[PDB]
This is an experimental structure of RNA (XRN1-resistant flaviviral RNA) with a sequence from Murray Valley encephalitis virus, with 68 nucleotides shown. It holds a match to the Rfam family "Flavivirus 3'UTR stem loop IV". The literature on the family includes a 2008 paper in Cell Host Microbe by Pijlman et al., "A highly structured, nuclease-resistant, noncoding RNA produced by flaviviruses is required for pathogenicity". It is annotated as a cis-regulatory element. Lineage of the source: Viruses > Riboviria > Flasuviricetes > Euflavivirus > Orthoflavivirus murrayense. Method: X-ray diffraction, resolution 2.46 angstroms. The entry became public in 2014. It comes from the structure "Crystal structure of an Xrn1-resistant RNA from the 3' untranslated region of a flavivirus (Murray Valley Encephalitis virus)". Crystals were grown by vapor diffusion, sitting drop at pH 7.5.
RNA sequence: GGGUCAGAUCGGCGAAAGUCGCCACUUCGCCGAGGAGUGCAAUCUGUGAGGCCCCAGGAGGACUGGGU
Numbered sequence: 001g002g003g004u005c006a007g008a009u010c011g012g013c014g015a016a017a018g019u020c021g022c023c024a025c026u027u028c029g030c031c032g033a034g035g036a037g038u039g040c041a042a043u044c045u046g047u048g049a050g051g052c053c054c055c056a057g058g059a060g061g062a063c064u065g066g067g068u
Base pairs, nucleotide, nucleotide: 003040005046006045007044008043009042010021011020012019013018023039024038025037026036027035028034053067054066055065056064057063
Other pairs, nucleotide, nucleotide, family: 004024cWH021042cHS022043tHS047049cWH048050cHS058062tHS059060cHS066068cHS
C1' cells in the first nucleotide's frame, strides 16, 4: 500500500421523476483509474474511466460498434 468508470448487493434520502455509497476536493504548466496532500466511508464484482492509430456503419460531420 485495496475507494471516484460501470453494474450489484445491503441499506438509506425524497411526494415523484431521481439520488447517496467504492466518493469528493487542493496542488503538481495541461491531460489523468496519476504523484503528493487532505476529508469522508460499504462492502462486492468487472474495466482506461486518457490520447492516438486503423477498420466498418452513419454521410461525407457528428456519433455508434469494433481491434481485421